The RNA (PreQ1-II riboswitch) with a sequence from Lactobacillus rhamnosus LOCK908 has 77 modelled nucleotides. It was solved by X-ray crystallography to 2.5 A. It is bound to 7-DEAZA-7-AMINOMETHYL-GUANINE (PRF). The entry also models cesium and magnesium ions. It comes from the structure "PreQ1-II riboswitch with an engineered G-U wobble pair bound to Cs+". On the sample the depositors note: This sequence was obtained from the 5-prime-leader of the queT gene.
RNA sequence: GGAAGGCCGAAAGGUCUUCCACGACGAUACUUAUUUCCUUUGAUCGUCGUUAUUACUGGCUUCGGCCACAAAGGAGA
Ligand code: PRF
Numbered sequence: 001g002g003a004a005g006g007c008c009g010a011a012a013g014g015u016c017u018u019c020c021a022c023g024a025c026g027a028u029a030c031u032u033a034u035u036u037c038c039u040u041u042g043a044u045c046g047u048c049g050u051u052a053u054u055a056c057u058g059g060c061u062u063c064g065g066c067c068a069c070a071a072a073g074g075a076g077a
Stems, first nucleotide, its partner, number of pairs: 001020008021050008036075005057068004
C1' cells in the first nucleotide's frame, strides 16, 4: 500500500489492530549434478516499514514499472 475494524476528532485528519501483497536489514533451512563458500530469485523467522522493489532468460509497458517460467550466475587465491 489492498481488505476489514477499533479508538481520538465537529469535520478535515490522526492513531492502532487483524488478513493479504510487498520493501530494507538480519537470520535459519534448502531445490536447481556431491564435501564446501559467495551472489540473485524462491521458502521461512525477526526488527522497522509501505513502493524503499527489476532472478537468469523471454515478453509487456503509461518508462514509473509489471508478467511468464522456478531456478540462475560465480569462487581454489
Ligand atoms: N531454493 C532457493 N531458490 C529457489 C528454490 C529453492 O528451493 C526454488 C525451487 N526449486 C526456486 N528458487 N534458494